[PDB]
Context: bound to proteins that are not shown
C1' cells in the first nucleotide's frame, strides 16, 4: 500500500379493532 | 345425540417412525 451486500416463512389459538 | 363469519395489527405455541 488493500477490509463484500440486501426491507412483507407458514398454521392454529388468544386479545384488542372494523 | 352437539353452533360460532372475514380482515388487520400483537403475543404465545407447534413441525421429526
Nucleotide at each position: 500500500u488493500a477490509u463484500a451486500u440486501a426491507u412483507a416463512u407458514a398454521u392454529a389459538u388468544a386479545u384488542a379493532u372494523a
The depositors describe the entry as "In situ structure of Rotavirus RNA-dependent RNA polymerase at transcript-elongated state". An RNA from Rotavirus A: 35 nucleotides with solved positions.